[PDB]
Context: bound to proteins that are not shown
RNA sequence: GGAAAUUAGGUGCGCUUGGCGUUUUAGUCCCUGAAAAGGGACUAAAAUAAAGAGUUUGCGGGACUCUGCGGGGUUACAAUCCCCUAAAACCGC
DNA sequence: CGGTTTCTGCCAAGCGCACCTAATTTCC
DNA sequence: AGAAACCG
Numbered sequence: 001g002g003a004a005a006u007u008a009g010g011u012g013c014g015c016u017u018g019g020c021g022u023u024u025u026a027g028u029c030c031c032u033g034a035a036a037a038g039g040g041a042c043u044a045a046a047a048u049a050a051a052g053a054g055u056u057u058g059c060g061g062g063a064c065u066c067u068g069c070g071g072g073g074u075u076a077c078a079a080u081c082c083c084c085u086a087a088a089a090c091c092g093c
Numbered sequence: 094c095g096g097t098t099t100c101t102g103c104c105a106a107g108c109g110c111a112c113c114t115a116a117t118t119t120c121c
Numbered sequence: 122a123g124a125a126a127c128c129g
Stems, first nucleotide, its partner, number of pairs: 001121020021048012051067004058093004070084004094129008
C1' cells in the first nucleotide's frame, strides 16, 4: 500500500419537514394632528427563483409526480450539445 | 471618465447513502 | 464573489 470487520467522531451528497425573513392585499390595536395626513406594534392570506414536463392507463384532471442555482463527457474553448437525470397512485369516463 | 464604495437570505431537526479520520482485530 | 451605484 491492499481485503474484511468493530466502535467513536467528522465531511460531503441526497431526502423529508419545521420556523423565519421579504414582497403584496387587507385587517386588529394604539399614538401624534384642527384637518389633511401620518407613525408604530400586531394578525391574517397570497407569493417566495423565470418557466416547463410526464408515464402508470384509451382519455381527462390536480385534491398526482418530477425537472428548474450541482457535477461529468465532448474541445482552438466548455457550453445551450451528450450523460448522471424518473416513476407510480388517485379521481372521473 | 475612472477610482471607490455599497450591498449580497437564514437557521433548525432528522433520516438515508458515499467516504474521511482515530483507535482495535484477522489476513496479503 | 460580483453586480452596479456612487462620486468627483
Molecule: sgRNA
Organism: Campylobacter jejuni